[PDB]
Context: one part of a larger RNA, bound to proteins that are not shown
RNA sequence: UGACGGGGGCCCGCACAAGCGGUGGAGCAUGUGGUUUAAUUCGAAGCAACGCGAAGAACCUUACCAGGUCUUGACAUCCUUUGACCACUCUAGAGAUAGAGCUUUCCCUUCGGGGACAAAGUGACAGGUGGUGCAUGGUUGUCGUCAGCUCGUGUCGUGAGAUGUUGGGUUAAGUCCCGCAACGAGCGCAACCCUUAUUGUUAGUUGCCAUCAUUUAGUUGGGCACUCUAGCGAGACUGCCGGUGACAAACCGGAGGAAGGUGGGGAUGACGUCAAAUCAUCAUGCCCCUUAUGACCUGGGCUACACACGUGCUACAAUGGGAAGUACAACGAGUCGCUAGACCGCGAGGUCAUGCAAAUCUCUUAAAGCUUCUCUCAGUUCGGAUUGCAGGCUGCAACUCGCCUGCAUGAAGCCGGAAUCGCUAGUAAUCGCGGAUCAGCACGCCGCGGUGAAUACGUUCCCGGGCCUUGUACACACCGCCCGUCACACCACGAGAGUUUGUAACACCCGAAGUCGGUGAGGUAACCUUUUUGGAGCCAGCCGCCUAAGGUGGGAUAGAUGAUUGGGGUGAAGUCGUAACAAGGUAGCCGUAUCGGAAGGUGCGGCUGGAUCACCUCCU
Numbered sequence: 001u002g003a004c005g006g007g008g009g010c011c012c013g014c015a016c017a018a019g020c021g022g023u024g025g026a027g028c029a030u031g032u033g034g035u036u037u038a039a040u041u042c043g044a045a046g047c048a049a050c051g052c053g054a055a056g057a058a059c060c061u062u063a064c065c066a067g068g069u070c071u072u073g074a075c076a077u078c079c080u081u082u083g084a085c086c087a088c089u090c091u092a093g094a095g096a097u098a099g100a101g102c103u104u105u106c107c108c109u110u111c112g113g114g115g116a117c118a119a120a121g122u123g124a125c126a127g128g129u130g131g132u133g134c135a136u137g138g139u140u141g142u143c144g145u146c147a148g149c150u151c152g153u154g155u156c157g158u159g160a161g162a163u164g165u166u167g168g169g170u171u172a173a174g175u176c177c178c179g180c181a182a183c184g185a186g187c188g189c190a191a192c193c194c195u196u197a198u199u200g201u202u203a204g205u206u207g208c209c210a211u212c213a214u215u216u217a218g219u220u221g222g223g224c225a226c227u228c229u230a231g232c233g234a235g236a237c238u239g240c241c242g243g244u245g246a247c248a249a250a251c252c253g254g255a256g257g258a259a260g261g262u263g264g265g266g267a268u269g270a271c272g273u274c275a276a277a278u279c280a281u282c283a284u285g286c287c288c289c290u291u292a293u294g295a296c297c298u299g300g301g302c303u304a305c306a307c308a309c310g311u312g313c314u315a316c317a318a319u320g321g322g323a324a325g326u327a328c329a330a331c332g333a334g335u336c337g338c339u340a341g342a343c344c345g346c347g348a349g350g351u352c353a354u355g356c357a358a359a360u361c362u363c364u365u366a367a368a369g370c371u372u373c374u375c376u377c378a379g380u381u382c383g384g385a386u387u388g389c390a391g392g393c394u395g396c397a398a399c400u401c402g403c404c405u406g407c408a409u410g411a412a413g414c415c416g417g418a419a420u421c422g423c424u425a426g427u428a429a430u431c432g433c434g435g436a437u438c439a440g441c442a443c444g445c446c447g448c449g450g451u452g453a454a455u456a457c458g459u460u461c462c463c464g465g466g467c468c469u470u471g472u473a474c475a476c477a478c479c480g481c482c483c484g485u486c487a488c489a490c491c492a493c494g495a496g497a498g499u500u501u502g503u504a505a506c507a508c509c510c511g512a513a514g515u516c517g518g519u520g521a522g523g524u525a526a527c528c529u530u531u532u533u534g535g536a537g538c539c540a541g542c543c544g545c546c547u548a549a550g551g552u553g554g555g556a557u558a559g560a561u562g563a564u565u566g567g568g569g570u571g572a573a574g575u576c577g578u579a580a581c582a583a584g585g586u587a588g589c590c591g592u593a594u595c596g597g598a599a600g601g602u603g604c605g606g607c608u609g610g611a612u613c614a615c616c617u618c619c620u
Base pairs, nucleotide, nucleotide: 001475002474003472004471005470007469008468009467010466011465012464013463015459016458019423020422021421022420023419026314027313028312029311030310031309032308033307034305035304042053043052064300065299066298067297068296069295070294073125077124079121083117088101089100090099091098092097106115107114108113109112127289128288130287131286132285136283137282138278139277140276141274143272148187149186150185151184152183153182154163155162156161167178168177169176193266194265195264196263198234199233200232201231202230203229204228207224208223209222212221213220237260240254241253242252243251244250316416320375321374322373323372324371325370326369332363333362334361337356338355341352342351343350344349382413387408388407389406390405391404392403393402429451430450431449432448433447434446435445478584480581483577484576486574488571489570490569491568493566494565495564498561499560500559501558502557503556506553507552508551509550514546516544517543518542519541522539523538524537527535528534587608588607589606590605591604592603593602594601595600
Other pairs, nucleotide, nucleotide, family: 002477tSS004582tWS005585tSS007583cHS014017cWH014018cWW015462cWS016461cWS017424tWH017457tHS018455cSS019454cSS024417tHS024418tHS025315cWW025413cSS026412cSS029051tWS031050cSS034306tWS036040tWW037039tHS038065cSS038300tWS039300tSS041054tWW041280tWS044049cSS055445tWS057060cHS057061cWS058395tWS058439tWH062301tWS062302cWW063280tWS063301cWW068095tWS071292tWH072122tWS072124tWH073074cHS073075cHS075126cWS076125tWS078123cWW080120tWS081118cWW083105tHS085104tHS086103tHS087102cWW093095tHS093096tHS094298cSS095297cSS105116cWW126290tHS126292tWW132279tHS133137cWH133282tWH135279tWH135284tWS138281tHS142273cWW144269tSS144271cWH147188tWS148174cHS148270tSS151165tHH152164tHS154181tWS157159tHS157160tHS164183cHS166179cWW168246cWS169249tSS170175cWW171173tHS173189cSS174188tWS177248cSS204205cHS205359cWH207227cWS208226cWS209218tHS211222cWS214219cWW215217tHS217219tWS218221cWH228359cWS235258tWS235259tWS236257cWS236260tWS238240cHS239255cWW239261cWH245248tHS245249tHS246248cHS255261cWW256260tWH257259tHS260261cHS279284tWS312443cSS316379cWS316413tSS317320cSS317380tWH318378tHH327368tWH328367tWH329449cSS330433tWS330448cSS331447cSS332434tSS334337cSS335357tHS339354cWW340353tHS345347tHS346406cWS347405cSS348391tSS355361cSS356358cSS358361tHS366432cSS367431cSS368450tWS376377cHS379380cHS383410tWS383412tHS384410tSS384411tHS385410tHS386409cWW394398tWH394439cSS395397tHS398440tWS402440tSS422428cSS424455tWW425454tHH426427cHS426452tWS427453tWH428452tHS436444cWW437442tWW438440tHS438441tHS442444cHS456458cHS458460cHS471582cSS473580tWS473581cSS481580cWW482579cWS484598cSS485575cWW492567cWW496563tHS497562tHS504555cWW505554cWW510549tWW511548tHS512547tHS515545cWW520540tHS529533cWW576597tWS577598tWS578579cHS582585cWH583611cHS
């Protein structure tokens, strides 16, 4: 700054409530899942996929499958060559295709040719609905027609940012007004556009028929008056009036008016969000295939069905069914199309035939409705599934796979569990009608008119959204983050009965060499003595003190190692819970105690580093 909150405040929307009718139950239609299959082609999957792409799968489509086939090719451009090609005819073939027959082209200029087209030849190339919508353009859904989303300049902040855009009012609205450190602007809102409701004028056929005569008939005359058609205009603008309001915006009511406050409806969809959808609409980067993933054909499949879901249709009856009679629309469509009238057929339809390229003719006498008759509560005279048979159409063909018709058959279904959907009026509900696609084929889609309700006290709650504020441990943003045990693996460390390697000492024992001390009956030249010897001094040997090493002893200290054991860390995707972050859903945390698989719980005291509403003091 966002997002989020089982924070707060203020608002909005068929959001709820108040109602009406449905879905979920049954049958069937349709799409989807699943399964199945040779194939059941691909895409879409919460809202925002699933009657979606498909506004038309029998063949075609068609992208799938089987079989049969082709290899400058079904489709292009460029070169090419002694020019027609197609077409039609016949045989074969499921066909594609082959093998035959047969015909086989123009423009021009001066006559040299060229150019327009084939068709061949041949090499570049073609060809992909092959891949990636996590490479893209374009297109689309969605929040949501919600009201917002931003920018320039200024200012505040170290900064990310803030301001404006908030606040007080008001509005459908970032609508407008007021206030304001802002002042302006852009994209949105609104308006300009379409339609619908009233009307003047111009126009008067193919529309209309008031005043007239006429006809079965608006028919014919006559008239466009009315309706209607369509151009041009008129009308609403809070313009007018009362009240409220801040001398504002605006709100409330009133008059007039066909219409009143956006009259009703539509078109119109901001910046963005979901790597939302789409590479099969188209286009396209990159990748892949190239006698193939390209191309041709016939057949099959896309419609397969023990099952589950979405969307529908028709019912379950008497507010009905059946029969008869009678009335009222609008939008639309139409040339080999829409088809009158007549006739045939029980009918679907067929046949002859008519008008209309159309406010002229036709589709098209709308159904609900109204008026009589009938049925009499019954799985029925409700319902119309399913099946048999017989037909009708379209088509070369409807076996797989069409729609419709007649006769027969006559299933479930007695109003639907939890749950869930739409809708605020000309709406819901219900009734038909037209159209796109389309030979044929919708209960779908788009549009049209008929009939035509009930309810809204209110905003507590559910869903979505807008503004302000608050908490946050979130920001690939609450579908966030995140804690501990457990399991498994590994690694580092601690502890451990012991085991084992050193280190420095201590006590005692022992004790070499050596100095020193004592001995020295043994040895001995220097000196003294006699001279013949003796002494002196010296020496060996011996003894002693100190003492290295060695031995013994009890301790101290350091490393290693050890069955086993403890917590810890690590380990892209284990189990259990959800403790913390929002008031985190019991506020959290601190110390302590106690309990529990585990996060943790509980008690006691403390802290705010506490969400919200409610008080007094304080202070600006």
About this RNA: The RNA (16S rRNA, nucleotides 948 to 1567) from Enterococcus faecalis has 620 modelled nucleotides. The reconstruction used 112,877 particles. The model includes bound spectinomycin (SCM). It comes from the structure "E. faecalis 70S ribosome bound by PoxtA-EQ2, high-resolution combined volume". The structure was determined by electron microscopy at 2.4 angstroms resolution and released in 2022. Lineage of the source: Bacteria > Bacillati > Bacilli > Enterococcaceae > Enterococcus. It holds a match to the Rfam family "Bacterial small subunit ribosomal RNA". The family has 99 seed sequences and 42,628 matches in Rfam 15.1. Its Rfam clan is "SSU clan". On this family, see Yusupov et al., Science 2001: "Crystal structure of the ribosome at 5.5 A resolution". Rfam links the family to the GO terms ribosome and structural constituent of ribosome. The work is reported in "Structural basis for PoxtA-mediated resistance to phenicol and oxazolidinone antibiotics" (Crowe-McAuliffe et al., Nat Commun, 2022).